Shown are 747 nucleotides from a PDB entry: RNA (23S rRNA, nucleotides 563 to 1403) from Pyrococcus furiosus. The entry also models zinc ions. The work is reported in "Pan-modification profiling facilitates a cross-evolutionary dissection of the thermoregulated ribosomal epitranscriptome" (Garcia-Campos et al., Cell, 2025). The reconstruction used 37,459 particles. It comes from the structure "Structure of P. furiosus 70S ribosome grown at 102deg". Among the 60 different proteins in the entry, which are not shown, are Small ribosomal subunit protein uS5, Small ribosomal subunit protein uS15 and Large ribosomal subunit protein uL29. Rfam match: Archaeal large subunit ribosomal RNA. A reference for the family is Yusupov et al. (2001), "Crystal structure of the ribosome at 5.5 A resolution", Science. Clan: LSU clan. Rfam links the family to the GO terms ribosome and structural constituent of ribosome. Released in 2025, the model rests on electron microscopy data to a resolution of 2.84 angstroms.

Context: one part of a larger RNA, bound to proteins that are not shown
RNA sequence: GAUAGGAGGGUGCGGCC
RNA sequence: GAAAGGAAUGAGCCUCCC
RNA sequence: GAAGGAAAC
RNA sequence: GCGGCGACGCGGGAGUACGAGGGGAGGGGACCGGGGUUGCAC
RNA sequence: GUCCGUCUUGAAACACGGGGCAGGGAGUUCGCGGC
RNA sequence: GUGGCGAGGUUAAGGGGGUUAAGCCC
RNA sequence: GUAGC
RNA sequence: GCAGGGAAAC
RNA sequence: GACAUGCC
RNA sequence: GCAGCCGGGCUUAUGCC
RNA sequence: GGUGAGGGGCGGGGUGCGAAAGCGCC
RNA sequence: GGAGUCACGGC
RNA sequence: GCGAGACC
RNA sequence: GAAAC
RNA sequence: GGUCGAUCUAGCCCGGGGCAGGGUGAAGUCCCUCAACCGAGGGAUGGAGGCC
RNA sequence: GCUAGGGGUGCUGAUGUGCAGUUCGCUCC
RNA sequence: GUGACCCCGGGCUAGGGGUGAAAGGCCAAUCGAGGC
RNA sequence: GGAGAUAGCUGGUUCC
RNA sequence: GC
RNA sequence: GAAUCAUCCCGCAGGAUGGCCUCCC
RNA sequence: GGAGGUAGGCGGUGGGGUAGAGCACUGAUUGGAGGUGCAGGGGGCGAAAGCCCCCGGCCUCCUGUCAAACUC
RNA sequence: GAACCCAC
RNA sequence: GC
RNA sequence: GC
RNA sequence: GUAGAUGGGGGGAGUAGGGUGGCGGUGUAAGC
RNA sequence: GUCCAC
RNA sequence: GAGAGGGGAACAACCCAGAC
RNA sequence: GGGGUUAAGGCCCCAAAGUGC
RNA sequence: GGCUAAGUGUUACUCCAAAGGGUGUCC
RNA sequence: GGGCCUUAGACAG
RNA sequence: GUCGAGGUCCGGGGCCC
RNA sequence: GAAAAUGGACGGGGCUCAAGC
RNA sequence: GGC
RNA sequence: GC
RNA sequence: GAGACCCCGGCGCACGGAC
RNA sequence: GAUUGGUC
RNA sequence: GUGAUCGGGUAGGCGGGCGUGCCGGUGGCGUAGAAGC
RNA sequence: GGGCCGUAAGGUC
RNA sequence: GGUGGAGC
RNA sequence: GC
RNA sequence: GGUAUCGCGGAUCCUGC
Numbered sequence: 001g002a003u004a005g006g007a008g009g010g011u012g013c014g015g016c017c
Numbered sequence: 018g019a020a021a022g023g024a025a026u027g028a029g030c031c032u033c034c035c
Numbered sequence: 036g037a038a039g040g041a042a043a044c
Numbered sequence: 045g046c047g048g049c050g051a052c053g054c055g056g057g058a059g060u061a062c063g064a065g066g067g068g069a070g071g072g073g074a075c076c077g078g079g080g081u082u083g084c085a086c
Numbered sequence: 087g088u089c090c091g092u093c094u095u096g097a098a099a100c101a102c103g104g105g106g107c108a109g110g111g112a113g114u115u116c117g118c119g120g121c
Numbered sequence: 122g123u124g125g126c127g128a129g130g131u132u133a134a135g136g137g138g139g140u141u142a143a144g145c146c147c
Numbered sequence: 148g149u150a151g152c
Numbered sequence: 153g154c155a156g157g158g159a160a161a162c
Numbered sequence: 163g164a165c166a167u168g169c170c
Numbered sequence: 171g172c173a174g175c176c177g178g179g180c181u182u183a184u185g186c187c
Numbered sequence: 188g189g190u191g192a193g194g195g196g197c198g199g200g201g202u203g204c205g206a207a208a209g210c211g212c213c
Numbered sequence: 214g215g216a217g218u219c220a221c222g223g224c
Numbered sequence: 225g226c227g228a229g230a231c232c
Numbered sequence: 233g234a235a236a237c
Numbered sequence: 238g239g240u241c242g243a244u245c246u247a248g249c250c251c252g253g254g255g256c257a258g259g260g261u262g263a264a265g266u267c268c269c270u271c272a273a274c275c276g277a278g279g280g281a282u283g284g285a286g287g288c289c
Numbered sequence: 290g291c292u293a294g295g296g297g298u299g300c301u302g303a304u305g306u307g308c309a310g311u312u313c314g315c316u317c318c
Numbered sequence: 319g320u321g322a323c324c325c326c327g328g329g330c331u332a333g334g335g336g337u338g339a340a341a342g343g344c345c346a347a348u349c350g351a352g353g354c
Numbered sequence: 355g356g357a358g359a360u361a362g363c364u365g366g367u368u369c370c
Numbered sequence: 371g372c
Numbered sequence: 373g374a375a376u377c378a379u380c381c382c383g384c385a386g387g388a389u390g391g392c393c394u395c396c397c
Numbered sequence: 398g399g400a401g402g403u404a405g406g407c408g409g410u411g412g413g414g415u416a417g418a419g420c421a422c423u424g425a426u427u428g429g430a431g432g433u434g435c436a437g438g439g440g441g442c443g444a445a446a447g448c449c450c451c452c453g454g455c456c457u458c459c460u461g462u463c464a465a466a467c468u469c
Numbered sequence: 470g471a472a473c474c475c476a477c
Numbered sequence: 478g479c
Numbered sequence: 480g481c
Numbered sequence: 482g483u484a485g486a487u488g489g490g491g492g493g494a495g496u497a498g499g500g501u502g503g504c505g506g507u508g509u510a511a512g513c
Numbered sequence: 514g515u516c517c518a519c
Numbered sequence: 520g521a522g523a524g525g526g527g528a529a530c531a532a533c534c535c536a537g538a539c
Numbered sequence: 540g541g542g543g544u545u546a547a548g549g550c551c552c553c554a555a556a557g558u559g560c
Numbered sequence: 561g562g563c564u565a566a567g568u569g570u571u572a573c574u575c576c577a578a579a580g581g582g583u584g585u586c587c
Numbered sequence: 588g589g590g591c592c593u594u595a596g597a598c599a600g
Numbered sequence: 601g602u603c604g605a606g607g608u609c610c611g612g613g614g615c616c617c
Numbered sequence: 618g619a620a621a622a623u624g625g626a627c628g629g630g631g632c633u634c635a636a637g638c
Numbered sequence: 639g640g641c
Numbered sequence: 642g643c
Numbered sequence: 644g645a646g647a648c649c650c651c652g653g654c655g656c657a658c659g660g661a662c
Numbered sequence: 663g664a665u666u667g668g669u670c
Numbered sequence: 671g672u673g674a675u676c677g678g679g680u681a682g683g684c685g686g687g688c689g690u691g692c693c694g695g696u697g698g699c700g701u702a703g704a705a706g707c
Numbered sequence: 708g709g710g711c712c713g714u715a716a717g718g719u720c
Numbered sequence: 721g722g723u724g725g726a727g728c
Numbered sequence: 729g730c
Numbered sequence: 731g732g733u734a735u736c737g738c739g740g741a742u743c744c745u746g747c
Base pairs, nucleotide, nucleotide: 010086011085012084013083014082015081016080017079022076023075030071031070032069033068034067035066039062044056045054046053047052089104090103091102092101106747107746108745109744110743115228116227117226118225120224121223122221123220124219125218126217130152131151136147137146138145157162165198168197169196170195174190175189176188178187179186180185200213201212202211203210204209231366232365233363237356239354240353241352247331248330249329250328251327252326253325254324255323256321259289260288261286265282266281267280268279269278270277271276295318296317299315300314302313303312333349335345336344337343369687370686371684372683377390378389379388380387381386391496392495393493394492395491396490397489402481403480406479407478409477410476411475412474413473418468419467423464424463425462428459429458430457431456432455433454435453438451439450440449441448500519501518503515504514506513507512524535525534526533539653540651541650542649543648544647549643550642551630552629553628559641560640562638563637569632570631581617582616584615585614586613587612588610589609590608591607592606600602654677655676656673657672658671660670661669662668688737690734691733692732693731695730696729698728699727706723707722709720710719711718712717
Other pairs, nucleotide, nucleotide, family: 018077tHS021709tSS024074tWS027073tSS027074tHS028073tHS028075tSS029072tHS036064tHS037650cSS038063tHS038542tSS040059tWS040061tHS041060tWH042058tHH043057tHS048050tHS050560cSS051559cSS051641tWS059060cHS090740tWS093097tWH094096tHS095499tSS095531tWS111741tHS112366tSS112738tWH113367cWS114230tWS127216tSS128153tWS128215tHS130218tSS132150tWH134148tHS139144tHS140142tHS155163tSS157202tSS158160tHS158161tHS164213tWS165214cSS168214cWH171193tHS172192tWH173191tHS197214tWH205207tHS205208tHS234360tWH235359tWH236357tWW242333tWH242346tHS243246tWS243330tHS243331tWH243336tWS256292cWS257290tHS262284tSS262285tHS263284tHS264283tHS273275tSS293319tHS297298cHS297316cWS298316cWW304309cWS308312cWS332335cSS332345tWS333352tHS334351tHS338341tWS370715cSS373681tHS374680tWH375496tSS375521tHH383386tWS388497tHH389497tHH394683tSS398487tHS399485tWS399486tHS400483tWH400485tHS401486tSS414415cHS414470tWS415471tWH416470tHS419421cWS420464tWH422467cWS426461cWS427460cWW442447cWS443446tHS468469cHS484658cSS494682cSS495681cSS500532tSS502516cWW508511tHS522537tSS522538tHS523536tWS524645cSS527573tWS531532cWH533572cWS535546cSS538678cWS545645tWH547644tHS549556tWS558636cWH564566cHS564635tWW565633tWS566633tWW567568cHS571576tHS578619tHH579618tHS593606cWS594605tWS595604tSS596605tWS597607tSS602603cWW627630tWH631636tWS635637cHS679680cHS687716tSS688716tSS689736cWS700726tWS701726tHS703725tSS703726tHS704725tHS704727tSS705724tHS739740cHS
C1' cells in the first nucleotide's frame, strides 16, 4: 500500500524503523 | 542505530542573566 | 547586540 | 495630543519591546549527528 | 521541477541517437619550420 | 619555460677504457 | 672524435 | 653565428 | 665591401 | 630620455618636487 | 637639477639602381 | 656601434 | 604549422 | 562509414 | 592487378531415356450404276500435319 | 485431353517472424 | 502436351569477357560489368 | 592484394 | 578556479 | 571570455587575409 | 616602454542637405483673364496678292494641386 | 532648412 | 580648451 | 568627469 | 593610468547559417 | 540592410 | 544565442533583475 | 550560511497582502 | 467623485474586427 | 460649447 | 389660439449598443 | 453592424454604487 | 481622475 | 495601507 | 512581494607588502 | 622553505 | 592591506589539483591476515 | 554495507 | 564490521 | 606513503 | 623524480551475460 496525475527528482520538516 | 562521528570530563531538553 | 524595528496610552 | 470627508497620517512613548549572532550560570540524566521508507507544502 | 547527448536561430518535442549490466574504445610517431 | 657555454656553440659516423650488461668515463 | 652545421 | 648588398660579375 | 659611438 | 645613482627642498618614515 | 646602462631620434658609412640627387636593404 | 649556439620540456 | 593512415 | 577504380 | 568459377543458368557438341486414350482425315491408290455427242449419281481404302 | 512431363494467366485466394531468402490450392496453357 | 518438344551422363565457351528467339536478360540466393 | 583509397558530407571524442 |  | 561580416577563391554545406577573444613580454 | 589616454558632458572653430517646407532651376498640374500669326488645323475668302472668325501652340498674371532619382 | 551626427 |  |  | 594606461612585439584560437526588438528599401500580407 | 538593446 | 532568480497562466525575445 | 527592506507588479477565493477610501 | 447594464469588461506587449448608424445614457 | 424663441411669450394637442 | 415652463435645433467629448 | 466546424475558456470560480472603467 |  |  | 539593495560570519580571485 | 611552493 | 569601481557563461585561451600501470630512490605495511569485494 | 574529512576529482577509517 | 588467503 |  | 596502449553515458559503437 486499492479516491488519485506527472521526466520518477529539489528545499523544509513530520510519522514508522 | 556495537565500531569507525559527538557524548556521563555530561545529549536532546528546561530555566535564568549580559 | 549589526541592518532593521512595533504596540498600549 | 493634533490634521484629513475617508482609508489613514503626524508629534511624545522610542530607536523602547524585539532582532542575526556573541557570551555566562543553574537543573535533568541518554540521546543528538547520520541512515531506509514514506507523508505534506511549494 | 516537461529526461539525457546532438545538429540547430530555436529541443519536452510528432527532429536524430538512447531494454539493463560488466569489460574494450578514440590528438599517437618521425622529418622540417615558428614560438 | 628553464639550464650550459659564450665571439663562439655543438658534435654525427666512429674509436679507446671499464663492465654481468646496450649503463658509466674519455 | 672539428667532418659537418 | 661572426658582413651586408647584388640576377651576376663584383 | 661598413660606427669597437660624432651628437640630441 | 625610463629605471638606477648623486645634490637640494617639502615631508614623523614610506613618499612628492 | 645633474648623470644616465637599456630604449628612442639624428649624423655618418657599405652595397643595388641611377648622370646626380635620392631611395631599398644593411 | 658583438649575441649567438646546444640541450630538456610544452603550443 | 606542413607531409605522412595522422583524433576514430 | 561510402558508392566506386 | 592477379587469380576461381557453366553441379544454378545461357549457348553449342558427343552419347542416351520419355510422351495413356481419342478425334479429324492431306497427298497417293481405287471401285460401282445409267448413258455415252458430252456427262451424271454413289461407295471405299491410306494415314500427313511445328493439326485438334 | 488433371497420361507422364513441362509452363505459370486470374483469384491481385492462403501464407507473408511461411512448409518455403518465391512455396501451396483452385482455375488456366 | 510428335515437336523450334522434355530430361539425364560426358565435354567446350570466363569478366569489358562469355552467352543472349534481344528482357540489360543469364553467368552457383550476387550482374548497366561476377566472386575471392 | 593496392588499402588503414578519398570526401569540403554524417556520427563519436573519457576527471574536478 | 580566472 | 566571443562571432556569423568586410575583401578574394569553379567561391556559396568549404578555405585565406582582416575585424572580434585569450596568455606572456 | 615609460606619461599619457578619452566611452560621457560644457563651450568654441568647421563640415553636411535628411525630416519639414517651397516653386527660385528641372519636370508635372485644374480653370479664368490679357498679349502674340506663330511654318498649327477647321472654315468664310480668292487669280493669287491676300484678309474675316473658331480652334492648336507660346508668353504674363490670377486661381487649385506635386516630386526617391527638383531645391531660393 | 532642423533635430542630429562627425573632425579638431 | 575645460 | 573618469 | 606609474599597483604601468594609450601604444608596440610574440604564442593560441574560435567565428564565414544567426533570432527577437525599433528604423529604412521592397512586397496585398506573411516574408526577403 | 541598418541600430547593439535581449 | 552563451543568462540564473521574481512576474505576465504556460512563452527565447516583454517587465524587474545580471548569480561564490 | 544567515537577518532585514524593496523591484516588476499585486491585494474576493485558488494565492501572501483591502470584499480599502 | 463619476460612468457602464452590455457579463461590455475583468488583456501593458507578445496574442483584442472595420465603414456606416443609435431622443441608450453622462456631459 | 453655439444660434433662435427665450419662465402665464417657447414645443406637442 | 387656448392653455403655461423651458422648448427647437447645430457641432462636439466619455461609456455602452 | 458581428456566421464554424471534438465540449471549454477573463488562467478558473465567479463578480453589477464591481471583484468593470 | 486621484489617494 | 499592506 | 526577488539571489536585486543593506548588515553579520565564511571561501576564492586580482593587485601591492612582510616573512 | 635548497625548482613551479607555504603563512599573514 | 585595498575591491561601490572583483565572483553568470557556449566556442575558445590560461593556472592549480584528483586518480591509474611501470621505472630510479626514500620510508614502510602483511598469514596476530595483502590485493580484491 | 557503514563512519569521518575534502567545494570536487577523491582520500582515509 | 564482514569475505578472502599473498602480496601492497 | 613521499 | 621520470615514463604511459593513463580517466566513459552515447559512435543505429565492439565482445560477453